Shown are 271 nucleotides from a PDB entry: RNA (RNase P RNA) from Escherichia coli.
Zhu et al. published it in Nat Commun in 2022: "Structural and mechanistic basis for recognition of alternative tRNA precursor substrates by bacterial ribonuclease P".
An Rfam search finds the family "Bacterial RNase P class A" in it. Rfam links the family to the GO terms dimeric ribonuclease P complex, ribonuclease P activity and tRNA processing. Clan: RNaseP clan. About the family: Ribonuclease P (RNase P) is a ubiquitous endoribonuclease, found in archaea, bacteria and eukarya as well as chloroplasts and mitochondria. Its best characterised activity is the generation of mature 5'-ends of tRNAs by cleaving the 5'-leader elements of precursor-tRNAs. Cellular RNase Ps are ribonucleoproteins. RNA from bacterial RNase Ps retains its catalytic activity in the absence of the protein subunit, i.e. it is a ribozyme. Isolated eukaryotic and archaeal RNase P RNA has not been shown to retain its catalytic function, but is still essential for the catalytic activity of the holoenzyme. Although the archaeal and eukaryotic holoenzyme s have a much greater protein content than the bacterial ones, the RNA cores from all the three lineages are homologous -- helices corresponding to P1, P2, P3, P4, and P10/11 are common to all cellular RNase P RNAs. Yet, there is considerable sequence variation, particularly among the eukaryotic RNAs. Identified in Yersinia as Ysr151/RnpB.
It comes from the structure "E.coli RNaseP Holoenzyme with Mg2+".
The entry also contains Ribonuclease P protein component, not shown here.
NCBI's taxonomy places the organism under Bacteria, Pseudomonadati, Pseudomonadota, Enterobacterales, Escherichia.
The sample was in a buffer at pH 7.1.
It was solved by electron microscopy to 3.1 angstrom.
[PDB]
RNA sequence: GAAGCUGACCAGACAGUCGCCGCUUCGUCGUCGUCCUCUUCGGGGGAGACGGGCGGAGGGGAGGAAAGUCCGGGCUCCAUAGGGCAGGGUGCCAGGUAACGCCUGGGGGGGAAACCCACGACCAGU
RNA sequence: AAACUCCACCCGGAGCAAGGCCAAAUAGGGGUUCAUAAGGUACGGCCCGUACUGAACCCGGGUAGGCUGCUUGAGCCAGUGAGCGAUUGCUGGCCUAGAUGAAUGACUGUCCACGACAGAACCCGGCUUAUCGGUCAGUUUCCCU
Repeated sequence: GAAGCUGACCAGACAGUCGCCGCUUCGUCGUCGUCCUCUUCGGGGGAGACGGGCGGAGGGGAGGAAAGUCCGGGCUCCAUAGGGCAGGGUGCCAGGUAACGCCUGGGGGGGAAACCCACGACCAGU
Repeated sequence: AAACUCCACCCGGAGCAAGGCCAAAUAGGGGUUCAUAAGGUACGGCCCGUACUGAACCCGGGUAGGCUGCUUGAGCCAGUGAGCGAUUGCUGGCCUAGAUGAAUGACUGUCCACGACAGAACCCGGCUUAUCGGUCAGUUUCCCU
């Protein structure tokens, strides 16, 4: 230097004319049959909430799989004598997790990427 | 016994159109009358029955709308210990998808790596497929080196 594996990041950026959504604020128009004080109460002023209450301003908007029927959970509604049968899942040891058919470290065999495989009593019953 | 029985533990259903709050809604005098087999009441796939349970067709007319759930995540980054490992103890800081026939187009240059798989819909933790390819790190064969 060429080829093959595993891990990490990316699978575009910048400006280029008009537009769709939602967040905050600015005053603006009605409703308060909301509150408070004055009042000509035909009510006005101020504080809050709502309404397309009209525009301006600021900063924004699809994953490493968002996709699956393959698992587990978060959160609600309904239902539930305790007694079994029946059915399903899991089945080496030890840890992680809120859980798990998820993750990790060891042992046996399998063996070489089967360094990944049921690895619960083939005698407790052929 | 990844050729059968068994030996242990566990196992309700539906789902943000769930419901919650409102606007609004406007009975149908109730029965052979008993409630037992109308509803296996819930177990529910089965029976043991626990009170085993309020229900036939006229004489039936009824919210079709609005707001919350709703994006703060059993999160992310930095420092620092613990554990062979997965993970975690402690201290600091950050909060601009949430739409409802359902939100991404315009031409010039380019470090154009000449661009591929692909779509949020209540949320989170894994694996399961699909992926043109580009840059580094580690690893083996080829051996001009």